[PDB]
RNA sequence: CGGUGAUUGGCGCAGCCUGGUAGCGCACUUCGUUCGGGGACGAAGGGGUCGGAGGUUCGAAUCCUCUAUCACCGACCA
Numbered sequence: 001c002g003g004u005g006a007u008u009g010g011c012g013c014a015g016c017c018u019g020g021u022a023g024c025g026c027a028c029u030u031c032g033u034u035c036g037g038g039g040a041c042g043a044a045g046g047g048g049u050c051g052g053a054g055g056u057u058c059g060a061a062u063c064c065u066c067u068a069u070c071a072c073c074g075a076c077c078a
Stems, first nucleotide, its partner, number of pairs: 001074004006069001010026004052066004
């Protein structure tokens, strides 16, 4: 350089093949269960800029284009 995959919460992941009021597991302050249990079945809840910028759409993380990083393969080497 050209062709694909990856980027989502605090960490690990599904959200993917179209019109959502934004999810799962774990993590812990802290209520209850229990004689009480740095355990779990629970109940509320704090905390995502779902990578960035344009476009399509009533509406864009999820659709298209470009860009910013790390990957796999193949080139390019006055």
Overview
The depositors describe the entry as "The 70S P-site tRNA SufA6 complex". Shown are 78 nucleotides from a PDB entry: RNA (P-site tRNA SufA6) with a sequence from Escherichia coli. Among the 48 different proteins in the entry, which are not shown, are 30S ribosomal protein S19, 50S ribosomal protein L29 and 30S ribosomal protein S20. The structure was determined by X-ray diffraction at 3.9 A resolution and released in 2018. Rfam match: tRNA. The family's RNA type in Rfam is transfer RNA. Rfam links the family to the GO term triplet codon-amino acid adaptor activity. Rfam's curators write: Transfer RNA (tRNA) molecules are approximately 80 nucleotides in length. Their secondary structure includes four short double-helical elements and three loops (D, anti-codon, and T loops).